[PDB]
About this RNA:
An RNA structure with a sequence from Homo sapiens, in which 63 nucleotides are resolved. Protein in the same entry: Double-stranded RNA-specific editase 1. On the sample the depositors note: Generated by solid phase oligonucleotide synthesis. The depositors describe the entry as "Human Adenosine Deaminase Acting on dsRNA (ADAR2-RD) bound to dsRNA containing a G-G pair adjacent to the target site".
Context: bound to proteins that are not shown
RNA sequence: CGUAGCUAUCAGAGCCCCCCGGCAUCGCGAGC
RNA sequence: GCUCGCGAUGCG
RNA sequence: GAGGGCUCUGAUAGCUACG
Numbered sequence: 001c002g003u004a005g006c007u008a009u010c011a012g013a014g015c016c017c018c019c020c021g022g023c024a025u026c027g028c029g030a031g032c
Numbered sequence: 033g034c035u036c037g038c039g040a041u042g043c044g
Numbered sequence: 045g046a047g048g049g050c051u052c053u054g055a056u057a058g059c060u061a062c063g
Base pairs, nucleotide, nucleotide: 001063002062003061004060005059006058007057008056009055010054011053012052013051014050015049016048017047019045022043023042024041025040026039027038028037029036030035031034032033
Other pairs, nucleotide, nucleotide, family: 018046cWW021044cWH
C1' cells in the first nucleotide's frame, strides 16, 4: 500500500419460533 | 337489537 | 405490542495473518 480471517458493538433487511387480549365477519346453541 | 357459550376465518 | 433463535448487507472499534 493491499487482501483475507476473527471478534465486539450498533444500523438495516429476510426465515422463522412463541406469545399477548382485544376487535371484525360468519355459523351454531342459550338468555334478555 | 343486545348479552353469554362454542366454533370458524380474519384484523391490530 | 413484546420475547427468542437463524441468516444476509452496511458502519464503527479492537486484533491477527500474509505479501
Crystals were grown from: 50 mM MOPS pH 7.0, 17% (w/v) PEG 4000, 200 mM NaCl. Doherty et al. published it in Nucleic Acids Res. in 2022: "ADAR activation by inducing a syn conformation at guanosine adjacent to an editing site". Ions in the entry include zinc. Released in 2022, the model rests on X-ray crystallography data to a resolution of 2.7 angstroms.